Shown are 93 nucleotides from a PDB entry: RNA (crRNA; Cognate target RNA (46-mer)) from Sulfolobus islandicus REY15A. Among the 7 different proteins in the entry, which are not shown, are Cmr1 and CRISPR-associated protein Cmrx. The structure was determined by cryo-EM at 2.41 angstrom resolution and released in 2020.
[PDB]
Context: bound to proteins that are not shown
RNA sequence: AUUGAAAGUUCAAAGCUUAGAUACCCUGGAGGGAAACCAGACUUAACAC
RNA sequence: GUUAAGUCUGGUUUCCCUCCAGGGUAUCUAAGCUUUGAAAAAAA
Repeated sequence: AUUGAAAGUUCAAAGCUUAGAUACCCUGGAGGGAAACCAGACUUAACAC
Repeated sequence: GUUAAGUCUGGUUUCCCUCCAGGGUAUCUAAGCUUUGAAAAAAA
RNA backbone atom coordinates (compact mmCIF):
# COMPACT_ATOMS: atom_id res chain seq x y z
C1' A A 1 0.00 0.00 0.00
C1' U A 2 -7.43 -1.61 -3.21
C1' U A 3 -15.00 1.37 0.45
C1' G A 4 -10.36 -3.57 2.38
C1' A A 5 -9.51 -8.68 5.38
C1' A A 6 -12.05 -12.92 6.89
C1' A A 7 -17.13 -16.24 5.61
C1' G A 8 -18.62 -23.58 1.82
C1' U A 9 -26.07 -21.39 -0.01
C1' U A 10 -25.09 -25.24 4.06
C1' C A 11 -28.52 -28.38 7.01
C1' A A 12 -33.28 -31.88 7.41
C1' A A 13 -36.47 -33.86 3.24
C1' A A 14 -38.46 -41.38 -0.44
C1' G A 15 -41.87 -38.51 -6.82
C1' C A 16 -44.96 -40.56 -3.43
C1' U A 17 -50.55 -41.69 -2.71
C1' U A 18 -55.37 -43.81 -5.08
C1' A A 19 -55.94 -46.46 -9.89
C1' G A 20 -58.23 -54.09 -12.95
C1' A A 21 -55.60 -53.22 -20.54
C1' U A 22 -60.76 -53.13 -19.64
C1' A A 23 -65.50 -52.56 -22.62
C1' C A 24 -68.33 -54.18 -27.55
C1' C A 25 -66.89 -58.18 -31.34
C1' C A 26 -70.12 -65.77 -34.32
C1' U A 27 -63.78 -68.03 -38.36
C1' G A 28 -67.72 -66.25 -41.36
C1' G A 29 -69.06 -65.58 -46.50
C1' A A 30 -68.65 -67.99 -51.73
C1' G A 31 -67.49 -73.17 -53.78
C1' G A 32 -71.63 -80.09 -57.15
C1' G A 33 -66.51 -85.71 -54.76
C1' A A 34 -66.70 -84.79 -59.41
C1' A A 35 -64.11 -86.06 -64.76
C1' A A 36 -62.60 -90.40 -68.00
C1' C A 37 -63.33 -95.64 -68.75
C1' C A 38 -66.85 -101.77 -73.59
C1' A A 39 -67.71 -107.28 -68.42
C1' G A 40 -64.90 -108.07 -72.41
C1' A A 41 -61.30 -111.44 -75.68
C1' C A 42 -60.76 -116.19 -77.98
C1' U A 43 -61.78 -121.32 -79.11
C1' U A 44 -58.19 -125.31 -78.72
C1' A A 45 -56.68 -130.40 -78.17
C1' A A 46 -57.09 -135.68 -79.17
C1' C A 47 -57.78 -139.93 -82.28
C1' A A 48 -60.77 -141.86 -86.34
C1' C A 49 -61.23 -140.27 -91.68
C1' G B 1 -67.49 -136.69 -86.83
C1' U B 2 -67.02 -137.74 -81.64
C1' U B 3 -65.46 -136.56 -77.02
C1' A B 4 -62.83 -133.36 -73.01
C1' A B 5 -61.61 -128.70 -71.45
C1' G B 6 -62.27 -123.37 -70.45
C1' U B 7 -58.08 -119.62 -70.08
C1' C B 8 -56.68 -114.25 -69.20
C1' U B 9 -58.04 -109.47 -66.72
C1' G B 10 -60.38 -107.60 -60.94
C1' G B 11 -59.33 -99.49 -60.13
C1' U B 12 -56.37 -96.09 -62.27
C1' U B 13 -55.16 -90.79 -63.05
C1' U B 14 -56.11 -85.61 -61.54
C1' C B 15 -57.58 -82.12 -57.98
C1' C B 16 -55.69 -81.56 -51.35
C1' C B 17 -57.71 -75.64 -50.95
C1' U B 18 -58.81 -70.42 -53.67
C1' C B 19 -60.52 -65.19 -52.38
C1' C B 20 -61.74 -61.31 -48.56
C1' A B 21 -61.31 -59.92 -43.73
C1' G B 22 -55.08 -59.69 -40.46
C1' G B 23 -57.91 -55.81 -36.00
C1' G B 24 -61.85 -51.59 -35.28
C1' U B 25 -63.80 -48.34 -31.41
C1' A B 26 -63.26 -45.71 -26.37
C1' U B 27 -59.94 -44.32 -22.74
C1' C B 28 -53.97 -41.46 -23.96
C1' U B 29 -53.29 -39.91 -17.68
C1' A B 30 -56.72 -37.89 -13.28
C1' A B 31 -56.62 -35.74 -8.37
C1' G B 32 -53.06 -34.13 -4.61
C1' C B 33 -48.61 -32.07 -2.89
C1' U B 34 -45.38 -26.83 -6.20
C1' U B 35 -41.32 -26.20 -1.16
C1' U B 36 -41.16 -26.30 4.49
C1' G B 37 -38.15 -25.63 8.67
C1' A B 38 -33.10 -23.48 10.49
C1' A B 39 -29.93 -19.84 9.19
C1' A B 40 -30.53 -11.63 8.08
C1' A B 41 -26.10 -8.97 9.13
C1' A B 42 -21.46 -11.87 12.01
C1' A B 43 -16.67 -11.14 14.87
C1' A B 44 -11.32 -7.86 13.37
Ions in the entry include zinc and manganese(II). The sample was in a buffer at pH 6. The PDB entry is titled "Cryo-EM structure of the Type III-B Cmr-beta bound to cognate target RNA and AMPPnP, state 1".